Shown are 950 nucleotides from a PDB entry: RNA (26S rRNA, nucleotides 2324 to 3337) from Thermochaetoides thermophila DSM 1495.
Yang et al. published it in Nat Commun in 2025: "SND3 is the membrane insertase within a distinct SEC61 translocon complex".
An Rfam search finds the family "Eukaryotic large subunit ribosomal RNA" in it. Rfam 15.1 lists 107,465 matches to the family in 2,616 species.
Among the 47 different proteins in the entry, which are not shown, are CCDC47, 60S ribosomal protein L26-like protein and 60S ribosomal protein L10-like protein.
The reconstruction used 119,533 particles.
It was solved by cryo-electron microscopy to 2.2 A.

Context: one part of a larger RNA, bound to proteins that are not shown
RNA sequence: ACAGCCAAGGGAACGGGCUUGGCAAAAUCAGCGGGGAAAGAAGACCCUGUUGAGCUUGACUCUAGUUUGACAUUGUGAAAA
RNA sequence: UUUUUACUUAUUCAAUGAAGCGGGGCUGGACUUGCGUCCAACUUCUGGAGUUAAGGUCCUUCGCGGGCCGACCCGGGUUGAAGACAUUGUCAGGUGGGGAGUUUGGCUGGGGCGGCACAUCUGUUAAACCAUAACGCAGGUGUCCUAAGGGGGGCUCAUGGAGAACAGAAAUCUCCAGUAGAACAAAAGGGUAAAAGUCCCCUUGAUUUUGAUUUUCAGUGUGAAUACAAACCAUGAAAGUGUGGCCUAUCGAUCCUUUAGUCCCUCGAAAUUUGAGGCUAGAGGUGCCAGAAAAGUUACCACAGGGAUAACUGGCUUGUGGCGGCCAAGCGUUCAUAGCGACGUCGCUUUUUGAUCCUUCGAUGUCGGCUCUUCCUAUCAUACCGAAGCAGAAUUCGGUAAGCGUUGGAUUGUUCACCCACUAAUAGGGAACGUGAGCUGGGUUUAGACCGUCGUGAGACAGGUUAGUUUUACCCUACUGAUGAACUCGUCGCAAUGGUAAUUCAGCUUAGUACGAGAGGAACCGCUGAUUCAGAUAAUUGGUUUUUGCGGUUGUCCGACCGGGCAGUGCCGCGAAGCUACCAUCUGCUGGAUAAUGGCUGAACGCCUCUAAGUCAGAAUCCAUGCCAGAACGCGACGAUACUACCCGCACGUUGUAGACGUAUAAGAAUAGGCUCCGGCCUCGUAUCCUAGCAGGCGAUUCCUCCGCCGGCCUCGAAGUGGCCGUCGGUAAUUCGCGUAUUGCAAUUUAGACACGCGCGGGAUCAAAUCCUUUGCAGACGACUUAGAUGUGCGAAAGGGUCCUGUAAGCAGUAGAGUAGCCUUGUUGUUACGAUCUGCUGAGGGUAAGCCCUCCUUCGCCUAGAUUU
Numbered sequence: 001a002c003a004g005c006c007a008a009g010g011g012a013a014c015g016g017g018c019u020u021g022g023c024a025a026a027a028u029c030a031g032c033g034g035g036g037a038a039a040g041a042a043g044a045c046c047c048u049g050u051u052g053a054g055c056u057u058g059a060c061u062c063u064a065g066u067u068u069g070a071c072a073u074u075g076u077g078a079a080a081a
Numbered sequence: 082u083u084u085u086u087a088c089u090u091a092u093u094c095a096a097u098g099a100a101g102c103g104g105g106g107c108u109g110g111a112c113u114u115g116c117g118u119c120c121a122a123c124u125u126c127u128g129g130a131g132u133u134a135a136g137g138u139c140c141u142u143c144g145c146g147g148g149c150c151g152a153c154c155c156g157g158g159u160u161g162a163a164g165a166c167a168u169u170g171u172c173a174g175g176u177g178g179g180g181a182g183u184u185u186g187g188c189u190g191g192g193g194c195g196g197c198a199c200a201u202c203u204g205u206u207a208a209a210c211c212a213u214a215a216c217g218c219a220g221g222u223g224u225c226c227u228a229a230g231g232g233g234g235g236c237u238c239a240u241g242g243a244g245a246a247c248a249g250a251a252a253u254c255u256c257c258a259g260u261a262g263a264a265c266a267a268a269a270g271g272g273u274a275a276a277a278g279u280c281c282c283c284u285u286g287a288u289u290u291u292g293a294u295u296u297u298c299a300g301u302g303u304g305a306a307u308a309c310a311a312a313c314c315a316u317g318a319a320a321g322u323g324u325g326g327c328c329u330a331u332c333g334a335u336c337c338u339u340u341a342g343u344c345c346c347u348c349g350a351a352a353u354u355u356g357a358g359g360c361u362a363g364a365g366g367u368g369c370c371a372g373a374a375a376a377g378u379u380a381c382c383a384c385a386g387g388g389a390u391a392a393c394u395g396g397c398u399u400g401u402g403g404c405g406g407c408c409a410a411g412c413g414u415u416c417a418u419a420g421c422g423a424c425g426u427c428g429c430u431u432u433u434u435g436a437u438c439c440u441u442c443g444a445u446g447u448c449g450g451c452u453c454u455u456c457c458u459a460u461c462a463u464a465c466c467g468a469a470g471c472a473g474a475a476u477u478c479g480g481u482a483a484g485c486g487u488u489g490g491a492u493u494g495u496u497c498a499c500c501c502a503c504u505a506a507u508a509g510g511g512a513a514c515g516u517g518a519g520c521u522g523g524g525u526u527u528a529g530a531c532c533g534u535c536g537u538g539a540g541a542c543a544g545g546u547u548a549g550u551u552u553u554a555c556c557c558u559a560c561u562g563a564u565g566a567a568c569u570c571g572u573c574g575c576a577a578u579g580g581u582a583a584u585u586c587a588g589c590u591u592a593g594u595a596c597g598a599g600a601g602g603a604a605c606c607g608c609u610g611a612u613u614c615a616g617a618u619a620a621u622u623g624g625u626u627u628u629u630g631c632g633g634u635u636g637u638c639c640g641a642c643c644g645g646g647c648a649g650u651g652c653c654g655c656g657a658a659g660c661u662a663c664c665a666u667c668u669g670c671u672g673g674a675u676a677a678u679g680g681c682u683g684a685a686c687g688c689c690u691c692u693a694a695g696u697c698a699g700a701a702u703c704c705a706u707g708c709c710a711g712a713a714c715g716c717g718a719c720g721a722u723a724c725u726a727c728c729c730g731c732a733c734g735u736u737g738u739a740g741a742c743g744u745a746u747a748a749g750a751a752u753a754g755g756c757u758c759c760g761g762c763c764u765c766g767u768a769u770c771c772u773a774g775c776a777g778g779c780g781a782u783u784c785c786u787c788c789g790c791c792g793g794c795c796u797c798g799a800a801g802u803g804g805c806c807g808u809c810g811g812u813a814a815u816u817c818g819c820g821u822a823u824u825g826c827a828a829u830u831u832a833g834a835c836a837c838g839c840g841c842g843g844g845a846u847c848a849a850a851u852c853c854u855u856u857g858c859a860g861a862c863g864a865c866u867u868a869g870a871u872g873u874g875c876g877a878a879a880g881g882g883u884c885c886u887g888u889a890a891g892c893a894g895u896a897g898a899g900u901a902g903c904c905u906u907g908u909u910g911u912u913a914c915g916a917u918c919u920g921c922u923g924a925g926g927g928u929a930a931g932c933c934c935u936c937c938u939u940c941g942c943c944u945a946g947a948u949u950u
Base pairs, nucleotide, nucleotide: 002016005022006021007020008019009018027564028563029562030561031560034558035557036556038553039552046387047386048385049384051383052382053379054378055377056376059183060182061181062180063179065176066175067174068173069172070171071170072169075088076087077086078085079084080083081082092163093162094161095160096159102156103155104154105153108121109120110119111118112117136150137149138148139147140146186199187197188196195216200222201221202220203219204218205217223370224266225326226325230284231283232282233281234280235279236278238262240258241257242256243255244254245253264273265272267331269329270328271327286313288312290310293307294306295305296304301371315322316321337365338364339363340362341361342360345359346358347357348356395439396437398435400434402430403429404428405427406426407425411421412420448523449521450520451519453515454512455511456510457509458508461486463484464481465480466479467478468477469476488502489501490500492498529547530546531545532544533542534541535540569721570720571719572718573717574716575715578710579709580708583613585611586610587609588608589607596601614669615668616667617666618665622662623661624660625659630655631654632653633652634651635648636647637646638645639644671705672704673703674702678698679697680696681695727844728843729842730841731840734837736836737835738834743770745769746768754763755762756761778819779818780817781816788810789809791807792806794804795803848950849949850948851947852946853869854868857865872943874942875941876940877939878938879935880934881933882932884927885926886925891921892920893919894918896917899914900913901912903910904907
């Protein structure tokens, strides 16, 4: 998806369908919360990815700013060996 | 050259409306003796005012007119600071998580931590060539050596037995044995004795050049290794050996750099010298070792994926956990086996926890509790039994047994546990560690927050604490109930199948009796109650109140009274009816078959034995009955049946069949026995009956035998059967006489009975059900119980009764605490207000809506309407 009763078996080790059994009679209404491993939502836990991002620091590499030195701006005198 | 301090104009700062800066000279002074210098410029008692000039001097148009003074001159530096400093521009060193970018290995019985199984070696796993895995086992390597490399020679080692002063267990010396048991750098395995060991002598083959080959292998690198050539060396008289370590491990690309190598090459317009770049060979290193340059955290987190991979179910396993068995040393006064029980050993279970990773990561909602059902037995109690170290009592062990129960609480989220208490007992488990579209959210617990320890920090903690959204069913099935087509509609029934129910205790009596020295102390029967459970019911009691029934009462509104409205039921008391409560009352059966056990008879097995054949009893067990449902495709009896429905005869068959073709056969019973006709028969239904004719003609002969058709009747109830008595037909037992042809050499042999649906032409019969209205014994809607046609009818009123409430409205007082307003000197002075009280008044109000009565209280209604068979 198609669908919709079960039990056991085997099976991707918990079947609505398969095997073997139980069974099995139209069309329906109100409830109900066992099941549909019911519906949400490409699991947020875990792992992988030579995929990220926020944050930290004594990670690697840098950087605004800042500190200091030199040259220029930069002229005119005197003194001291 | 370096430092310091001077100038102002660069440059920088500050103020202002860029007003009084710098030099003087006129005056005022006060300080001083070769008359010389310094200072200053007119505002300080008062919260007033202050400006557009007065005057002097000359000119004048004689004017609040024109110039110079009043108000000194000069420099045009506005004023005050800093000053070649600072500032600014460009580079250079440092600082710089404030900010940016990036990184933060791999393997891995998940990942992390650990380890290195990541390069590599020995032995083994490895299954006799080789090859060959695991986080398989015992280990090893990143070195070390100028000798521990090469050659030659002399010698023979570890150890043991004898001996020799100190001297011994061990020092040195001697001899004899001594296959290596020593040594050979280092793991292990090979190998080696005139050596490969050891000592001695000489040396640098640990050299140069380039190939070939071997292992790991892709027949690529790297590391190692093997044989030979070119050379020139070492050593031995030689032969020969030597290309590092006796063999198997001991190590490293590109780029870059640094060396070594030569009449070597290039710097590209031509030269020389520096420098640089090439060619060949080494070194500096990548151990993640075929070789990136690299720290954390995220609980604020994100994305692509993974069930290749963890946490929860399930699956395999069962070490561990739990529960049993066999043996029986020993315990048990005595005695292994009443009951325990060591060493050992065989199992079972999946309510423990591990191990694995098969399913699910485009999600199976992850603990516990509450609620509810069912299942298991490894039985806590209850039933019946057997054994004891069972006198009684109380216990203990075991068997059949899961029918029936297994509780109320404190602390804790708990699970688990432990206490209090009751009890017959308070057993253990499963059901996706049952149960979250059932709840809850206490636990685990995202984001907020605190503490402790840890971290430099961001942050971590399987540590404590606090706050923290629990979504959807209307689908399918399942379940609980409820309708329902078809077989005409109804009434009364049957019972297949499904369900099933009771439970335990106490008191009295037995009985202070059995049994006991005594303390003590059962039981069977019987009687009366109670617990838990189940099914009903409402006389009583209690609850519920929209009976809004009656009364009371607050606020407000209707002018007051009366009577009412509103406050979503204003509130309060009582309150029938209905519903309902171990908060009330009633009720809950006995038959069969058994298990364990106890027996009878009785062999095997001359005896025994509950067993083998047979058989008796027997449990809360099992199956039935009582009890509930009633197959909606099970059945019966009965009633009325209009019509196309029913009955009778034929007339066909358009229509159907899980399958005619001789659709032929009743004893019962035993099978280690039967049947009979009573003589006899029985393996054998291999039987008996029937069976000829145009698919079966016509006519005789002859037959009295069979087949049917209808009618009297008499008997047949497990699901209605046969008969003897007659009619009417047809009828080879025998023999014949005519007919058969042509369906052409086979082609179902269309032949029957069950039906069913019809039309003929009659008989018989003249019905119900539903809708509708109604009831409430019912009910979500359907459905159900009733009623509707003349009546003991139906409905609406009324009356009576019952029940609830509690004394209505109105009128009157001599009752009313008192008060006032006119008079009579009061004794009722007459009046006027006045909660309330008393009488009429157990009155008034309500009363079926699911109360009762009224054939003779009153007023109405009626044999319809529609649909279907």